23S ribosomal Hairpin 35: 24 nucleotides with solved positions.
It was solved by solution NMR.
NMR data were recorded at pH 6.4 and 303 K.
It comes from the structure "Structure of 23S ribosomal RNA hairpin 35".
């Protein structure tokens, strides 16, 4: 730094962005 999984937590609705934790 990436992924994943949690907690926090947005919208036209889903993810986004925060902040831990496992993996890499």
């Nucleotide at each position: 730094g990436g992924c994943g999984u949690a907690a926090c937590g947005u919208u036209g609705a889903a993810a986004a962005g925060u902040u831990a934790c496992g993996c890499c």